């Protein structure tokens, strides 16, 4: 560094908002990310 997982504070429809739903993809690893592996 990649990736996975966490993280919605993201994206699409609805509404004030997260919230319901789907979801690493149209898209998002936005921390100088963490450990593992090379």
């Nucleotide at each position: 560094g990649g990736a996975u997982c966490c993280c919605g504070a993201c994206u699409g429809g609805c509404g004030a908002g997260a919230g319901c739903c789907a979801g690493g993809u149209a898209a998002c690893g936005a921390a100088u990310g963490g450990a593992u592996c090379c």